[PDB]
Context: one part of a larger RNA, bound to proteins that are not shown
RNA sequence: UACAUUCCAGUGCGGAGUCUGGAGACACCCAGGGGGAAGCGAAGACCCUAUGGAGCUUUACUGCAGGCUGUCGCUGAG
RNA sequence: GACUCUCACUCCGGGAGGAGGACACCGAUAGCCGGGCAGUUUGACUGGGGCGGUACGCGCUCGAAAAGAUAUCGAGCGCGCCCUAUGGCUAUCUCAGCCGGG
RNA sequence: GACCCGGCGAAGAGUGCAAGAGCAAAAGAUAGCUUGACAGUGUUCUUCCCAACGAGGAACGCUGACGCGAAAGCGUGGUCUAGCGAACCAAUUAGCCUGCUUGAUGCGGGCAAUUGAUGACAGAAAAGCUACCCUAGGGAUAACAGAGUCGUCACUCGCAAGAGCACAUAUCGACCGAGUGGCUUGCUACCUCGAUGUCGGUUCCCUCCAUCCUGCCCGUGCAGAAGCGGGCAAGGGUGAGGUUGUUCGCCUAUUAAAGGAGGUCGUGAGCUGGGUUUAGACCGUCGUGAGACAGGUCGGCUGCUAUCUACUGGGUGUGUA
RNA sequence: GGUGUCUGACAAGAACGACCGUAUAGUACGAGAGGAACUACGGUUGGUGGCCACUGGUGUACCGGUUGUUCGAGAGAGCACGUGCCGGGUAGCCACGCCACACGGGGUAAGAGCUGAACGCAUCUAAGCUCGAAACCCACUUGGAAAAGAGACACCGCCGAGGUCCCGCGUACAAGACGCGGUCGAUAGACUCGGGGUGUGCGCGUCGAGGUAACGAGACGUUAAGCCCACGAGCACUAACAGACCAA
Numbered sequence: 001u002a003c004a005u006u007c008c009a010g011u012g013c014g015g016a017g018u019c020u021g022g023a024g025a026c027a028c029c030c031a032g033g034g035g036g037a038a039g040c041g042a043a044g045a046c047c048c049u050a051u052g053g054a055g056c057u058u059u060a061c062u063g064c065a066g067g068c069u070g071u072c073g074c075u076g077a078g
Numbered sequence: 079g080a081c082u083c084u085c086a087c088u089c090c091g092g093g094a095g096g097a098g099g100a101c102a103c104c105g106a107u108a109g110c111c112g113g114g115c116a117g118u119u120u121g122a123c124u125g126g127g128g129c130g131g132u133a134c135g136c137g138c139u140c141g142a143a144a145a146g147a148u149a150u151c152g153a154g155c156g157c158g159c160c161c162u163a164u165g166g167c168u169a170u171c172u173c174a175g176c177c178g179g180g
Numbered sequence: 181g182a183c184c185c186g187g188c189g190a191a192g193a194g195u196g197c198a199a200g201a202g203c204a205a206a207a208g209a210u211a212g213c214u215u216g217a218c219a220g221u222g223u224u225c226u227u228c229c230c231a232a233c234g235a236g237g238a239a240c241g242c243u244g245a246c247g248c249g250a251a252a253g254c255g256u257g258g259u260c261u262a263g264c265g266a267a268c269c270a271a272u273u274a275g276c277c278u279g280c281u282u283g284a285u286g287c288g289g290g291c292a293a294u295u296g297a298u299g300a301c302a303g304a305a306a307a308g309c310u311a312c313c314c315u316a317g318g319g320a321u322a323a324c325a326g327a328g329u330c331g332u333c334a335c336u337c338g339c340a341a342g343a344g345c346a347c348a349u350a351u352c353g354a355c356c357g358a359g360u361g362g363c364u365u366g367c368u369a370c371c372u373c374g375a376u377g378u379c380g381g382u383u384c385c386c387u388c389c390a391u392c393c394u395g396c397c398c399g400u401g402c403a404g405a406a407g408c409g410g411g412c413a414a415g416g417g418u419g420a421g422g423u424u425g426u427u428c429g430c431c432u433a434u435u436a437a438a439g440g441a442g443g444u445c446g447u448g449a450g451c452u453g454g455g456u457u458u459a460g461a462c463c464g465u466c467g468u469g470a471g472a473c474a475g476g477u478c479g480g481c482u483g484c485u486a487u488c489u490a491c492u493g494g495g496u497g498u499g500u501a
Numbered sequence: 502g503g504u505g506u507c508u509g510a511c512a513a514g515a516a517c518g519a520c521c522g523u524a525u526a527g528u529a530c531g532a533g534a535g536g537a538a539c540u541a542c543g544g545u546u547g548g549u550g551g552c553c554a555c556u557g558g559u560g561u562a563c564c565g566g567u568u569g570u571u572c573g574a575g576a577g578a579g580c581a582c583g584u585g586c587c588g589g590g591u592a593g594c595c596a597c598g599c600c601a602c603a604c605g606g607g608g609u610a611a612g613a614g615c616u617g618a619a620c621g622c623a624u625c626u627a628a629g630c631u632c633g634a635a636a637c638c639c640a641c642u643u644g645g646a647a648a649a650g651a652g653a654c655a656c657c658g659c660c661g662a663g664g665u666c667c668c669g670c671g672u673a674c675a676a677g678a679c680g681c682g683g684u685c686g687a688u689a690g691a692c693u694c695g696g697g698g699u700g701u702g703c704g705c706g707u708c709g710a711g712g713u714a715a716c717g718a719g720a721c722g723u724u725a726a727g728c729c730c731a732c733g734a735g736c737a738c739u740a741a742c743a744g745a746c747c748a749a
C1' cells in the first nucleotide's frame, strides 16, 4: 500500500484480521462505551555512534585584547 | 648613577599668570601577567557506555582440532635491558647428585 | 656441608633474564690470548602462511682488513625465538658536488651514513561540563516490555543420617542425588530507536492451582473439644482499617478464611499523577571550575470528531417459501 | 398467502455461597477440667432478579412563608440563573425500603467396602459390583427457526384472510421497533364528582400597643378556607373523522 466477517491455537525477524490447522461466519443499517489494528498525531527526548554542532569551564592546546615594566622617537639647556 | 634649569609638551586660570616639565601623554618595541576574548583539541579497544583494564609495539607454552594458518576482557607468564666480558678463539677438561677413605 | 683421594653417574648441572627448545673429548668449566660487538656490498627468508605492504630481525654469500689455531676451521656479538622507531630538523664522520656575468672571502644548498622520538609504538603539537541543549543516524548498541536461558528464585520428587523418652517415616528432617515452573534475579542482544508512554493505585473482565476458607476423606504422639500432618477438589468466597507513593511489609480490630499467581509485571486513544523522569531552587558529599551524585528535598503540561475489527443493545432486507 | 400456539439443536448462569443461634445437650467422651454429632428449626451476611402497599430520598408539578427592588398603595405580579431564599410535598423514579432465589435424582474423585482370580490361600481390582465431594450431569432460570436436515400444530384465506397508510393513545420507546383503542368505541381531552398536596384566600366586620386625630404591625370571624394535581370514576360534549391502497 492492498485486501479485509473474524475467533482459538500454532508458526514466523521470537508481539499475525492476511501464513498453517481447526472453529465460527446470511447482507446491510442505527446508538454506544473504547478491547485490538504493537490506532492517529512527532525521522526517540533516554542510550550509543559521527576523526557532527553549539553554550559553558579550567593550572587542556594555541593565540588575541588589556594592565604592569624596560628601551627608542617626541626631547631641550647647564 | 646622582642633580639643576626652561624652551618643547601637559595641566589649572576668563586673563595676566600659576603648576608641572624633558617627565607625563602619544608612536614603536621588548619581558611579565593575562578564559576578559577567539579558534581548537580532549584518540582507539570494550558481551551498549562510564568506571576498571590494555587482550594498543614485542617473545614463549597451552587453547589449536598431529603440514601451514586460526579468535574472545581465553589459561600460565615474560620483554622495553644487562654484559669489554657475561663477546671471540685456542689449550686443558667434565657437570648435578649419591657412596667409600682422610 | 670448607680441601684432598677413589668409585657410580648421557646430563637431573651449567649455559645473564619468560617459556619452550639446543648443547658433554661441548654450545658447559678453568687457563691463556684476543677485540669479528670490524668496513663495503649483496642473496634469501621473515616481518605480512597462502597473498601486496615499511622499519626492524635472521640465515647465507662475495670483497677488504684482522684475531686465534699445527691445520682443517671458527669468529657478520651473547646457543635459538623478546630487548624496538618514518619524513622534516639538528649534531656528528670522511670525501666530493654546488650557490644566478666574473674572481676572492664569508655564510649557505647537496650526495652517503651515525646519533637525538614519536610506548596511541607503520609516528597529530592537544583538558573538561551540558538537566539549556542541537543535528545526523542506530534496534549495527543500552533502559521498560517481549523472546531464549534457568545459575538465582519458587515448588516437587528420590535416598533417609539424625530426633521424636522407646520408636526414620504422628511429626521435624541434614547431606547428596533427580526434576517441574517461568512469580524473583541474573545472562544474551533475537524483535522494536521515521516512539509499542513508566512504578504504585484504581476500575472492569477472563483465567491458573503449587488450596487460605467452605465440601468429602486418611493418619495421629486420634478420649472428647481442639490441634498437627496428608488426600480429592478451582463451585463459591477470600473483606475493613493506621504509617508509607510505595510493591512488599510492619501493625489493629473483625472473619469461615481474610491463599498465591497469569492475562504487554492485563488495564493512561479508561482514570490518577503520590513516585520515577526535563527546564527553577536548596542541603550533604565530590570537583580548582563548569558541574556531578543510581543521596535527600520544595515546585513543575497528560493531545485526537473511531475508518476497520471486537463486543453491548436496537433496526431493515434476503433465504427457508 | 395469513393468524395464533409451540418445539429445542445449541447458548448463558453461582443463582446461589457462607456464617451465627436454638432444640439435640451440659448429653456422648472424660477423674475432672472441658465438651461434640446425625437431624429438625429460626435468623444474619455476601451475591442475584424484581417491586413501591410500608419507611426513606427526590420531586426547578404544586401550595404556603418571607428578604431587596420595580409596576403609585392595595390586589396581583416580574427579576435576584436558570426555584431569590425557607417550609411542606402528589404522581413518577428510586434504596436506606419490600418480595423471591430447593428438595431430590444420576455418574464419579480421594476414600470405605463386596464378590474375586492371576498365585488352591490372601487380596477393594485384573473382569464384575455396593457406596462416596460445595466439585460433574440433570433438576431451575434466561435466550433461542438462519438448527441450510433453515422445524411442528390448528384454524383462516387465495377475491379476498390478513396487512399498510390514516386517526386517538401508551403497559413501549434515542431513529426504527413494540403494545392498545378507533363509534360493534370510554383511546385522549373538556366538565362533574372521587381521591390527593398545601394550610385557612380576596374582601368585609370586630379587636389591636398607642395616637386629638390621621394612622396602625398584628389577632379573631367569615373559612376543614382559597389555590392546585402527570391519579381514578362517571360522562360520547370535543377529537378517534373522512378515507386511500396492497394482498396468494
Base pairs, nucleotide, nucleotide: 002018003017006023007022008021009020010019026497027496028495029494030493031492032491035489036488037487039484040483047318048317049316050315052314053313054310055309056308057307060118061117062116063115064114066111067110068109069108070107071106072105073104076083077082078081087098088097089096090095121134122132123131130151135157136156137155138154139153140152158301159196160258161257165214166213167212168211169210170209171208173192175188176187177186178185179184180183194203195202197263199261200260201259218244219243220242221241222240223239224238225237226236246255247254248253269296270295271294272293273292275291276290277289278288279287325372326370327368328367329366331365333361334360335359336358337357338356342352343351378455379454380452381451382450384446385443386442387441388440389439392417393416394415395412396411397410398409399408400407420432421431422430460478461477462476463475464473465472466471502657503656504655505654506653507652511644512643513642514641517547518546519545520544521543522542523541524540530535548602549601550600551599552598556596557595558594559593563589564588565587566586567585568581569580570579571578572577591731605639606638607637612632613631614630615629663747664746665745666744667683668682669681670680671679688740689739690738692735693734694733695732696730697729698728699727704723705722706721707720708719711716
Other pairs, nucleotide, nucleotide, family: 005025cWS011016tWH014326cSS014327cSS030675cWS033490cWW034035cHS034486tWS034489cWW037449tWH044046tWS045375tHH046322cWW047126tSS048321cWS051304tWW057469cSS058060cWH058468cWS061113tHH065112tHS074103cWW075100tWS075102tHH076085tWS076100tWH079080cHS084100tWH085099tSS085100tWS086099tHS087102tWS091093tHS091094tHS112114cHS118306tWS119307cWH120308cWH125151tSS131133tWS137198tWS138199tSS141150tHS142149tHH143148tWW146229cWS156262tWS158264tWS158299tWS163165cHS163215tWW163217tHH172206tWH173193cSS174189tHS191204tWS193206tWW202207tWS203206cSS206208tHS216245cWH216255cSS227235tWS228234tHH233302tWS249251tHS249252tHS265298tHS265303tSS266298tWH267297tWH308470tWS310312cHS318373tHS319323cWH321373tHS322373tWH330362tWS332362cWW332364cWW339355cWW340354tHS341353tHS343348cHS344350tHS347401tWW361363tHS361390tWS362364cHS369370cHS376444tWS377482tWS379425tSS383447cWW389414tHS391393cHS391413tWW392414tWH393436cSS394635cWH395634cSS396611tWS403530cSS403534tWW404529cWS404535tSS411611cSS412610cSS413635tWS417437tWS418439cWH419433cWW419438tHS423429cWW434438tWH435437tHS447450cHS453482tHS459480tHS467469tHS467470tHS486488cHS494676tWS494677tHS498647tWH499651tSS502662tSS508646tWH509645tSS509648tHS510645tHS515517cSS516548tWS525539tHS526538tHH527528cHS527536tWS528537tWH529536tHS531533tHS531534tHS553596tWH555598cWS560592tHS562590tHS564727tWS596597cSS596598tHS604640tWS608636cWW609634tWH610633tHS611633tHS616626tWH616628tWS617627tHS618624tWH619623tWH620622cHS626628cWH646652tHS658749tWS661749tHS662748tHS667743tWS669688tSS671673tHS673678cWS682741tSS686741tHS687738tWH688737tHH691736tWW700726tHS702726tHS703724cHH709718tHS710717tHS712714tHS712715tHS737740cWH
This is an experimental structure of RNA (23S ribosomal rna, nucleotides 2059 to 2914) from Haloarcula marismortui, with 749 nucleotides shown. Entry title: The structure of CCPMN bound to the large ribosomal subunit haloarcula marismortui. Rfam match: Archaeal large subunit ribosomal RNA. The family is grouped with related families in Rfam's "LSU clan". Rfam 15.1 lists 2,955 matches to the family in 1,139 species. The literature on the family includes a 2002 paper in BMC Bioinformatics by Cannone et al., "The comparative RNA web (CRW) site: an online database of comparative sequence and structure information for ribosomal, intron, and other RNAs". Gene Ontology terms of the family: ribosome and structural constituent of ribosome. The entry has 29 different proteins, among them 50S ribosomal protein L5P, 50S ribosomal protein L15P and 50S ribosomal protein L24P. Schmeing et al. published it in Mol.Cell in 2005: "Structural Insights into the Roles of Water and the 2' Hydroxyl of the P Site tRNA in the Peptidyl Transferase Reaction". NCBI's taxonomy places the organism under Archaea, Methanobacteriota, Halobacteriales, Haloarculaceae, Haloarcula.